Entry title: Crystal structure of a junctionless all-RNA hairpin ribozyme at 2.05 angstroms resolution. Substrate strand - Minimal Junctionless Hairpin Ribozyme; Loop A ribozyme strand: 25 nucleotides with solved positions. Ions in the entry include sulfate. Salter et al. published it in Biochemistry in 2006: "Water in the Active Site of an All-RNA Hairpin Ribozyme and Effects of Gua8 Base Variants on the Geometry of Phosphoryl Transfer".
[PDB]
RNA sequence: UCCCAGUCCACCG
RNA sequence: CGGUGAGAAGGG
Numbered sequence: 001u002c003c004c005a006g007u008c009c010a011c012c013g
Numbered sequence: 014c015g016g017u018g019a020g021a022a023g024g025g
Base pairs, nucleotide, nucleotide: 002025003024004023009018010017011016012015013014
Other pairs, nucleotide, nucleotide, family: 005020tWS005021tHS007020tHS008019cWW
C1' cells in the first nucleotide's frame, strides 16, 4: 500500500 | 433512523 471504522464530513432515503 | 462514500484517533 492495505484491513478495521461508536466521533466528524459529504451525498441519498 | 437507514444507506452509501470519505475518514480522524488508535490497533493490525

Crystallisation conditions: PEG 2000 MME, LITHIUM SULFATE, cacodylate, spermidine, cobalt hexaamine, pH 6.0, VAPOR DIFFUSION, HANGING DROP, temperature 293K.